[PDB]
């Protein structure tokens, strides 16, 4: 630096958005 996981609101992109919340695991 990235991934997976869970929860979240707003903006409407109608969401995969979005940007954040949990700290737990993975590379």
């Nucleotide at each position: 630096g990235g991934c997976c996981u869970c929860c979240a609101a707003g903006c409407u992109g109608u969401g995969c958005c979005u940007u954040g919340g949990g700290u737990g695991g993975c590379c």
Solved structure of RNA with a sequence from Hepatitis b virus, 27 nucleotides shown. The entry is an ensemble of 23 models. Lineage of the source: Viruses > Riboviria > Revtraviricetes > Hepadnaviridae > Orthohepadnavirus hominoidei. The depositors describe the entry as "Solution structure of the apical stem-loop of the human hepatitis B virus encapsidation signal". It was solved by solution NMR. Flodell et al. published it in Nucleic Acids Res. in 2006: "Solution structure of the apical stem-loop of the human hepatitis B virus encapsidation signal". The entry is indexed under HBV, RDC, RNA, PSEUDO TRILOOP.